Primary citation: Li et al., Nucleic Acids Res. (2025), "Ligand specificity and adaptability revealed by the first Guanine-II riboswitch tertiary structure". This is an experimental structure of RNA (PRTg (70-MER)) from Paenibacillus sp. FSL E2-0178, with 70 nucleotides shown. The model includes bound hypoxanthine (HPA). The structure was determined by X-ray diffraction at 2.26 angstroms resolution and released in 2025. Crystallisation conditions: 0.08 M Sodium chloride, 0.04 M Sodium cacodylate trihydrate pH 7.0, 30% v/v (+/-)-2-Methyl-2,4-pentanediol, 0.012 M Spermine tetrahydrochloride. It comes from the structure "Crystal structure of Guanine-II riboswitch in complex with hypoxanthine". Rfam match: Purine riboswitch aptamer.
RNA sequence: GGUUGUAUAAGCUCGUUAAUUUGGAAUGAGCGUAUCUACAGGCAACCGUAAAUUGCCCCAGGCUACAAUC
Ligand code: HPA
Numbered sequence: 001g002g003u004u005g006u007a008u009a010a011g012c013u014c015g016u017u018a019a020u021u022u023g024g025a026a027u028g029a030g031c032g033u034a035u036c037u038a039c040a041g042g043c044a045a046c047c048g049u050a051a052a053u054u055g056c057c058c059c060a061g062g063c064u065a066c067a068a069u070c
Stems, first nucleotide, its partner, number of pairs: 001070007008038001011031007023047002039061001041057005
C1' cells in the first nucleotide's frame, strides 16, 4: 500500500443562525463504535413569503480505528 473482517446507519437528540422555485444553507453540544477520528454531490419530489422538508443513486463511495492476509 492492496485486499478482507469489524465499527456506522454521511444516522439520532437538543440548540443557534441563514436562504426562499435563479431557494431549500451553515454551525455548537451530546448520543451513537469493545473505537481515535470522521465525510455530500447528482437527479427527482415537496414548499408560494413561510419554514420546515422527501425520495433514488446507496447492498454505492470515501475517511479513521482494530484485526486478518499478500
Ligand atoms: N468511519 C469512521 N469512524 C467510524 C466508522 C466509519 O466508518 N464507524 C464507526 N466509527